[PDB]
Context: bound to proteins that are not shown
RNA sequence: UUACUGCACAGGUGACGA
DNA sequence: TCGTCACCTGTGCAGAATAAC
Numbered sequence: 001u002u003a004c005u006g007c008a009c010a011g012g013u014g015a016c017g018a
Numbered sequence: 019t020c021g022t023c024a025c026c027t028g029t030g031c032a033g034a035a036t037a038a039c
Stems, first nucleotide, its partner, number of pairs: 002037002004033015
């Protein structure tokens, strides 16, 4: 990689605690 | 280093002519 929108799947991850 | 609550990010596809009008 014009983008908006949606969905799906996968990976996982973050914050709070003690 | 665990419990607990939470949902993040990457990718690929498609649109009753996709695009506030």
This is an experimental structure of RNA with a sequence from Rhodobacter sphaeroides ATCC 17025, together with DNA, with 39 nucleotides shown. Protein in the same entry: Uncharacterized protein. It was solved by X-ray diffraction to 2.25 angstrom. The entry is indexed under Rhodobacter sphaerodes Argounaute (RsAgo); guide RNA; target DNA; RNA-DNA heteroduplex; non-canonical base pairs and bulges, RNA BINDING PROTEIN. Liu et al. published it in Cell Rep in 2018: "Accommodation of Helical Imperfections in Rhodobacter sphaeroides Argonaute Ternary Complexes with Guide RNA and Target DNA".